[PDB]
RNA sequence: GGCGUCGCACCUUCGGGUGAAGUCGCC
Numbered sequence: 001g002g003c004g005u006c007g008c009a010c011c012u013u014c015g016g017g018u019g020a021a022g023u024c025g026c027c
Base pairs, nucleotide, nucleotide: 001027002026003025004024006022008019009018010017011016
């Protein structure tokens, strides 16, 4: 880094998720 996820910010029903990088898990 792609994805996923963990947070971050943002959006938001504040439930979650989006978004770029920061790593991270896989790759």